GOLLD RNA nanocage, nucleotides 4 to 560: 515 nucleotides with solved positions.
[PDB]
Context: one part of a larger RNA
RNA sequence: UGGCCGCCUAUGGUCGUCAAAUAAACUACGAAAGUAGGAUAAAGUGGAAUAGUAAGGUUUAGCUAUUCUGCGGUUUCAUCUUGUAAAGAUGGAGCUUGAGUAGGCAAGUGAGAUAUCAAUUUUUCUUAGUAUGUGAGGGUAACACUUUAGCAGAGGAGAAAAGUUGACUGGGUCUUUGCAGAGAUUCAGUUGAGUUCGGAAGAGCAAUAAGAAUAACUCAUAGAAUUCAAUGCGAGAGGUAGGGAACUAAUCCCUCCCUAUAAUCGCGGUAUUCAAUAUGAUAGUUUACUUAACAUCAAAUUGGGGAAACCCUUUAAGAUAAGAUAGUGUACGGGUGGUGCCGUUAUUAUCCUUUGAUAGAGUGUACCAGCACCUAUCGAUGAAGUAAACUUGGAAUAUGGUGGUAGGGAUACCACAUCGGGUAGUUAAGUAUUCUGUCGUUCAAAAGGCGGCGGAGCUUGUGAUAGACCGCUACCUGAAACCACUGCAAAAC
RNA sequence: AAAAUAAGAAAAAGUGUCUAUC
Numbered sequence: 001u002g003g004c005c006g007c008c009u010a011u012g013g014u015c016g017u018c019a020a021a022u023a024a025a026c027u028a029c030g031a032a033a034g035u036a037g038g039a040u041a042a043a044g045u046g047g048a049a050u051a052g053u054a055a056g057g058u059u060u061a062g063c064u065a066u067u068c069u070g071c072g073g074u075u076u077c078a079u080c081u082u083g084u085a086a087a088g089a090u091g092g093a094g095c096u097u098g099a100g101u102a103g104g105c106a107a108g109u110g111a112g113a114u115a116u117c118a119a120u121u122u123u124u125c126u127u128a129g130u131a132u133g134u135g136a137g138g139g140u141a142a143c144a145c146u147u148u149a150g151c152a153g154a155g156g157a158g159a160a161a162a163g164u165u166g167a168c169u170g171g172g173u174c175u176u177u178g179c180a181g182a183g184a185u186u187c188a189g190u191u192g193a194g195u196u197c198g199g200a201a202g203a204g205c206a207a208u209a210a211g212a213a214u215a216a217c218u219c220a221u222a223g224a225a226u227u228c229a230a231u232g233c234g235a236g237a238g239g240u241a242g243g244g245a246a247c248u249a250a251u252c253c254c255u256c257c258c259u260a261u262a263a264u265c266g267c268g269g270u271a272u273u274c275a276a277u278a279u280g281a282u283a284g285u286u287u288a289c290u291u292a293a294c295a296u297c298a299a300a301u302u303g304g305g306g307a308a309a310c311c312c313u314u315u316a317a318g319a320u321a322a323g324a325u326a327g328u329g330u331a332c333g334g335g336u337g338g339u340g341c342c343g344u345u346a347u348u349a350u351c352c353u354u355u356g357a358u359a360g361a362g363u364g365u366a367c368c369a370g371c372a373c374c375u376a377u378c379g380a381u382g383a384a385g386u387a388a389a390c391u392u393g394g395a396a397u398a399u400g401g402u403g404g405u406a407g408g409g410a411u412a413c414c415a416c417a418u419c420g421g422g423u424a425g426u427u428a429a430g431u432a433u434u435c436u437g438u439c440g441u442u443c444a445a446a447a448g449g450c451g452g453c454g455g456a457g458c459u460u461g462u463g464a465u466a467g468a469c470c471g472c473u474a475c476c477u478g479a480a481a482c483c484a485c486u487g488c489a490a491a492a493c
Numbered sequence: 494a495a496a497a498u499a500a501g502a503a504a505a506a507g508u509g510u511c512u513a514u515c
Stems, first nucleotide, its partner, number of pairs: 002015004006105006026037004044071010058492001072096010108221005113214002116210001117166011132152003139145002167190009177489005194205004223274004228269001232267004239261006276399004283391002286388005295320003300315001303312003323351006331344003352382001354380007362373004401416005418479008428460004434456009463515007470507001
Other pairs, nucleotide, nucleotide, family: 001016cWW002019tSS006275tSS008400tSS021042cWH022041tWH023040tWH023094cSS024039tWH024075tWS025038tHS030033tHS041074cSS042073cSS042095tWS054490tWS060490cWH102401tSS107392tHS108224tSS115211tHS129153tWS130154tWH131153tHS135149tHS136148tWH138146cWW158317tSS186237tSS198201tHS215391cSS216284tWS227270cWW231268cWS236262tWS236263tHS280393tWS280394tHS281393tHS282392cWW285389cWW293321tWH298317tHS299316tHS301314cWW302313cWW322352tWS329344tWH330345cWW353381cWW353383tSS361373cWW425505tWS426471cWW427461cWW443447tHS462508tWS473505cSS476499cSS
């Protein structure tokens, strides 16, 4: 240098290109038990029996360890079929787990929050002070006829703003154990919106159910998501089937218990995909303003014309910020006795929004050019313009573990690889006596003697002495590692 | 529940930096 521990970097561990160890296997010896050597594989989920931890005596729960066992996975041996096979069946044995620390990586997945659509109730506004009702006085009449001022005042239709209904109740099971909640998943019951047959009264189905999006909203999850006729184990609602225990002189059903089937979940396995930071192209929602300004529609309402439902014009509660009105019905879903075309998407024609190119007329900008406005022809576009915040991140370049450093930065340098607390030391050479540490030897014990390796002191050298700070060497010890959807928690004389 | 109870000999290890007094 290369492989593995999810991806990127630093450090660490393990292996050597079919690229982790270890046991059985295998070789030699032995009658047996065993002894000496020794190469290699793997995926997990359910039960049973003891021990330990459990204030003070005794009696319990939950956890922490050691053994045994079902199914599955993996390796090896023997006996039979294939050898033109490296596959299949049957019977035994062994194993059932190893890869740290630090800084980053989530358009994934889960929960929460927020639109629209249909039906229905109340209030307000417009048509309108309209229609209609009541009615002093006056005029005319000669014995009645017209109806004013004033007062009261809708229905229907159209439009807008706020509400309500699109479900409710009970049982079982799951989320580590014991009690309260929440969530998920099944089973049963009730109400009657809608629909069908009827003039009505009533009768039947006793239809459960309108509903999308979120990289640019919020909170969680470091490893996660998707897929699987050939992927394992366990739990488990309702119905059905097969047995058992009790009760009776005797039998059957209901109730009780067990097994099989398994709607829906919890851990694992195969295959595929994503996965470090900054600068910066490309590609995109939300919020606010221009702004309902200019325009286009609208139940109705004024003023006129004409053939006695045709045209022009005034006003209006309100709507529209990008779609609208008619066909062909391609594609995807519903409905009916059948069609028509009911919904979404696609496509053709017309209108409307936003723009480019080519011609013509007029006006304005002091004047001339230029530009704007109007009309015509051929294309494009689905609203347009401005401001703020935010998401995505091609190529290239520079970076890419944590901490520390001089007035302020860049470059650069130093220490560490899970993290602390103490003990003894830290400049050489020489040395007549004495003292002392450690080891050996001698002495019956005590007191001592004899040797090896050092220290104190003294002399010489390092100019010397004292205090504070940093650094280095050799040893003695201590601590840490974990499954919640929210809260609480052993209990008996 | 917190401390003490261990850190033998011999080898190994900057006569460093700063201040003060001689």
Annotation:
Kretsch et al. published it in Nature in 2025: "Naturally ornate RNA-only complexes revealed by cryo-EM". The structure was determined by cryo-electron microscopy at 3 angstroms resolution and released in 2025.